[PDB]
Context: one part of a larger RNA, bound to proteins that are not shown
RNA sequence: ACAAGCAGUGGGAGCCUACUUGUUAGGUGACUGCGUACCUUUUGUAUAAUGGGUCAGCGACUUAUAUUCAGUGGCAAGCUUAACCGUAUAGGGUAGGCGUAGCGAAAGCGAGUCUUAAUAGGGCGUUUAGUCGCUGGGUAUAGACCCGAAACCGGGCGAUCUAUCCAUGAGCAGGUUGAAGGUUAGGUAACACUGACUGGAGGACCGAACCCACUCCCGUUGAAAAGGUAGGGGAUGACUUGUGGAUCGGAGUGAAAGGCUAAUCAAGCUCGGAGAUAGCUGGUUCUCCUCGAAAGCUAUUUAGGUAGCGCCUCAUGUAUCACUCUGGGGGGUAGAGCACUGUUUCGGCUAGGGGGUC
RNA sequence: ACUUACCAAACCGAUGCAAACUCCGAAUACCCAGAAGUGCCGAGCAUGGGAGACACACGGCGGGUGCUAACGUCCGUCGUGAAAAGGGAAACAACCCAGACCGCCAGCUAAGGUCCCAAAGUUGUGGUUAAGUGGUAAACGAUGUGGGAAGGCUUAGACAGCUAGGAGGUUGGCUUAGAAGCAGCCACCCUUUAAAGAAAGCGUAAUAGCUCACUAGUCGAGUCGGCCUGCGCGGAAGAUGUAACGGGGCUCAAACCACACACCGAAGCUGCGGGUGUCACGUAAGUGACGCGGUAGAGGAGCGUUCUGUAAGCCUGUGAAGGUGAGUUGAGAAGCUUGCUGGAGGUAUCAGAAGUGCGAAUGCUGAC
Numbered sequence: 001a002c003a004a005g006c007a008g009u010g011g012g013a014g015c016c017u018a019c020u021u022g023u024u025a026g027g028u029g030a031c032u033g034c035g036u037a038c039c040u041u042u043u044g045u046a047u048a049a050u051g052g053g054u055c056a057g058c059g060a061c062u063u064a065u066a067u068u069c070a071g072u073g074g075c076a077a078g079c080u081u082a083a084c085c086g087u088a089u090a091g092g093g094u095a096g097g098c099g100u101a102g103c104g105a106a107a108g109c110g111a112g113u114c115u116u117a118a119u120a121g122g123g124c125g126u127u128u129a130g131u132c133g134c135u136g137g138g139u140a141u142a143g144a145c146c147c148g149a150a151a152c153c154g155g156g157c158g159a160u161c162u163a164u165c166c167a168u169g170a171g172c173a174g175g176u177u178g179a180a181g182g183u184u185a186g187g188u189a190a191c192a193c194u195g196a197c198u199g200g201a202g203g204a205c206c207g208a209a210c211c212c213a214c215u216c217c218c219g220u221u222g223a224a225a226a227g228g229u230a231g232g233g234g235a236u237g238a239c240u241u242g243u244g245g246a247u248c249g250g251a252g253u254g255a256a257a258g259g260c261u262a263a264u265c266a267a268g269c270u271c272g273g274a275g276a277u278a279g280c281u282g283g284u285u286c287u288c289c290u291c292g293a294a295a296g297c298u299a300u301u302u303a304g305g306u307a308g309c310g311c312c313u314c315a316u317g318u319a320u321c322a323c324u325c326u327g328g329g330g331g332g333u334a335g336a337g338c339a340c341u342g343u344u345u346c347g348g349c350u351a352g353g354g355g356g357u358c
Numbered sequence: 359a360c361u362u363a364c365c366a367a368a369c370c371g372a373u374g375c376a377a378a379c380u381c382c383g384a385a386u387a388c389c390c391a392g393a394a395g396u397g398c399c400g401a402g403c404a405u406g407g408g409a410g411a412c413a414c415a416c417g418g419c420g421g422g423u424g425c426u427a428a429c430g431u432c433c434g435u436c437g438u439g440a441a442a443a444g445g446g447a448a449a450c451a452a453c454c455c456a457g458a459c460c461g462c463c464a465g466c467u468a469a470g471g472u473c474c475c476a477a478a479g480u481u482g483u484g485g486u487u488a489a490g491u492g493g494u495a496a497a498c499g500a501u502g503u504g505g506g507a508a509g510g511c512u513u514a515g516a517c518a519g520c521u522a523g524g525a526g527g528u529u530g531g532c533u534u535a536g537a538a539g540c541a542g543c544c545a546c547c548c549u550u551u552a553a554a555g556a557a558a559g560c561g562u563a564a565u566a567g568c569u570c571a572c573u574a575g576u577c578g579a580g581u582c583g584g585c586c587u588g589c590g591c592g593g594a595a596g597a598u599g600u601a602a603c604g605g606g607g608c609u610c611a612a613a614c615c616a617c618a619c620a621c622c623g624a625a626g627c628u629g630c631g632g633g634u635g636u637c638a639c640g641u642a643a644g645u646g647a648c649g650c651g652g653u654a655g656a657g658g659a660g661c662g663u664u665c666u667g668u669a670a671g672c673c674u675g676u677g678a679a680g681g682u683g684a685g686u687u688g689a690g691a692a693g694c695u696u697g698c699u700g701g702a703g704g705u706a707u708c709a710g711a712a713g714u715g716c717g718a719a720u721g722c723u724g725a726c
C1' cells in the first nucleotide's frame, strides 16, 4: 500500500508517552486551504539559463605613504614640528609646513591690484580663524576586493621519443626470372650478325622473418592515452636494425605533413620578471532602522567602458516651491480651408494648336 | 483667301486632396503675476561629502518606420514592472483594484463576483436568444426572430390556389440551307376584345408541344416588399486528448439587455494591542501629528568572534573551555540558566586592536 507535483505552511482528527489528569507538555500526524528551491544574471527566470553531490575546515575591500571632506579634541594670530638628541612614549629640536593679503604672465604694486590712453567700466580681492592630532568617508601611488587568461621576455634543462646525420656492428626462410659478358659451332673482306651452351644483373618477381599501416569489424569509463582479429604493402634496398655520438627553441631537423624536437609544438620544457595585463566572466561572509534611484542628454578608436549634466543620499546654509483660482501672454498643432504652392474631377466660355481653303 | 472635324492656355462656376500647402484655428501644454488653504513639517534654491546609473520592458495615448504585421523598431508623453508583496484577470513582471511596520479565530469595502468545485442572490421586476449563441473571425448569403416608422393593392373582392380563354393582316422590310414569335441588323406600330408586347425558359429543320404578361369565374380578409433597428444563422478545415466557458454543468439561465435591493471579496479602511522614524510641545518621564514595500546606492544604530589593557583581579577539580539536550529572554545579530558529556582552563565591565562572521566563486583540503 485508491494515491498525483519545491515536500512546507494554515487548519486539524486520532493515537502514543509524561504528569499537571485535560483550556497541559512532548512525539506523530489522517484529512484539508494555500503554495513552481536558492544564487547569479537580466527588460524579464519554476524556467528546459548559470553554479553547487553533502558535510567540516579555509576562502575575498587590506596595508604603507601623500591628501581632501566630516566628526571629535588641543592650542589659537598663531598652530605644529622632521631628522635628530635624549637613563628615551617625557623633555628638547621650530630647519621646515600651514595661516595671518591680494592682484598680476611677470617686473611689481599692495587693501588693493590687473586690463586700459582712462583715476571710466569690468575681473579677482578686501567688512575677519586658523592649525595640529585622533576616528571615519573619498582620492593618488602602490598587486590595492579575491580568483582566472591566451601570451611576452630573461637564464637554464632536454635529440634515452622523434627528424636528419656521423662511426661501428647485425639481419633479410624459401622459390622464380634470366641482362650484360663468356665459350663454342657457324658467318663476315673485317666489324658485324645467328644458334646452342653458359653466366647471374636487377631501387626485378612470388613469398616468411623483419619493417610498415590500405580495408572492415571490434574496442572507445579500452587488455591498450592509438590496440586486436581477419585481410593488406615492401621484403638486396633511396632496406630494416643494435650500440655510441652530433644538431634544439625564432633554434634545430624535415623525400615538406607546419611534420618532428621525451604521450607537450604556427615557436618545447623549467624556473625567474610575475601577484604581467584582463573596460571581461564568476564570487564577496553578522543584525536592525531612515531614505531611495537610473537604464536619459552630451562627448568619447565610443557604443556591454568612461566623463560632465540629469535622477539618489548625507550635511550646512538660505527662502523658496507645488496644487488650485483669477489675471496677463506668445504660438500654428487637432480640426478646418483653398487665399498661396502643388495635386483633382466635371461644365461653360475662349486663346493657341490642328482640318478642310490655300 | 474663308470656315472649323479634332486637342488645348487663361478666365468663370461647381467639386475634392496635402508631413515638407495655409486666408484660419482650438483644447491642452508652457511662461509670468497676485491670492486662500494644504504640504508632515516641509516643499524651493545654493554649497559641499558619498554614490549608483548611462542594456530598460510592457500598457495607454500622439507619431515615424514596417504591411496603421510582429511580445518588431525608433521618438514624445503618462502608468506599471524594474525596485511592489496583497486581491481580480483559470494559470499569467508590465492589465484592473490596491501600495504589506508587527500581532488578532473582529468589522467595512475596492476590482471582481454570489448553482457546485469555491466565500457570497438557484434575489426581485420587465424583455431578448434557441444558436450551448453565450463560450473566437470577414466580404457576402438567408421567408430565424423582437421592436419601430412608412408605403402599394384591398369586402367596387387584395395575395395565393383551381378552372377557361390567351386573335389578324403577318411567314414584320431584309438576311437566312430554313426565321415563319424568340439565332443575326432594324421595327415592335394599328384594330379586334373583359386581354393577349411580332413570345421568357425547357427548345424543333420553320410551322412548333408547354407557358410567363392579361382577363373572366371561384375564393372571402388581409396581403406585398422596401426601410431603420435588437438578438441570432451560414460562411467556419490540422495535426498527442475533449482542448476557443478553468471544469462540472447551465437555456421563463447559471446567457444577454435594463433597473433595484442585498451579500461576498485585499496585507486597502476601521477596531484593539505593540514597536519604530521625524518634527513640535516639553529643559523630564511622556504627549500630539504625520509616517514606517523596496534593488543599485547613501545615512544611522548594533550583535558576535580572537587578541591587549582593566586583570598578581574574578570564576574554576564542590568541575574551565569545548561537545550534546532542555528551558527561558530580547525587535535582531544574539544573551542567560540548567541536565549530560568533558577533564583545565576561562573571563565580568568598559576600552583598545583585528587574519572578525560564508552556501554558492565548474573555489581549496579532508571525510562521506
Base pairs, nucleotide, nucleotide: 008034009033010032011031014028015027016026017025018024019022038051040049053726054725055724056723057722058721063142064141065140066139067138068137069136070135071134072133073132074131075130078098079097080096084092085091102109103108112124113123114122115121145283146282148280152273153272154271155270156269157268163247164246165245166244167243168242169241170240171239172237174206175205176204177202181198182197183196184195185194186193210234211233212232214231215230217228218227249265251261252260253259286660287659288658289657290656291655296309297308298307299306300305311410312408313407314406315405316404317403318402321397322396323395324393325392326391327390328389329388335382336380337379341376342375343374345372346371347370348369352365353364354362355361356360414439415438416437417436418435419434420433421432422431423430444455445454446453459632460631461630462629464628465627466626470622471621472620473606474605475604479619481618482617483616484615485614486613492608498592499591502589503588504587505586506585509582510581511580519576520575521574522573523572527548530544559568560567633650634649635648636647637646638645639644661715663712664711665710666709667708671705672704673703680699681698682697683696684695685694686693687692
Other pairs, nucleotide, nucleotide, family: 012030tHS013029tHS037052cWW038718tWS039050cWW042044tHS043451tWS045049tWH059716tWS059719tHS060283tWS060716tWH061284cHS062144tWS074079tSS076129tWS077099tWS081095tWH083093tHS086090tHS101110tSS103123tSS104106tHS104107tHS111125tWS116118tHS116120tHS142144tHS147281cWW149277tWH150276tWH151274tWW158249tWH158262tHS159162tWS159247tWH159252tWS163253tSS172208cWS173207tHS178200tSS178201tHS179200tHS180199tHS187192tHS188190tHS209235tHS213214cHS216229cWW219224tWS222224tHS223227cWS248251cSS249268tHS250267tHS254257tWS287690cSS292654tHS293653tWH294411tSS294441tHH295440tWS297412cHS307412tWH313656tSS319400tWW320401cWH330387cWW331386cWW332333cHS332383tWS333384tWH334383tHS337339cWS338340cHS338376tWH340379cWS344373cWW349368cWW350367tWS354363tHS357359cWH358359cHS380381cHS409655cSS410654cSS415452tHS416452tSS424427tHS424428tHS439451cSS442457tSS442458tHS443457tHS443625tWS444624cSS445469tSS455468cSS458651cWS467624tWH468623tHS469623tHS471478tWS477622cSS480612cWH487489cHS487611tWW488609tWS489609tWW490491cHS490492tWS491611tWH493607tWW496594tHH497593tHS500590cWW507584cWW508583cWW512579tWS513579tHS515578tWS515579tHS516578tHS516580tSS524571tHS526548cWW528556cWH531543cWW534536tHS536537cWH539557cSS540561tWW540562cWH551553tHS552573cSS557570tHS558569tWS561566tHS562563tHS599600cHS599601cHS603606tWH607612tWS609611cWS611613cHS640642tWS652653cHS660691tSS661691tSS662714cWS668707cWW669706tHH674702tWS675702tWS677701tSS677702tHS678701tHS678703tSS679700tHS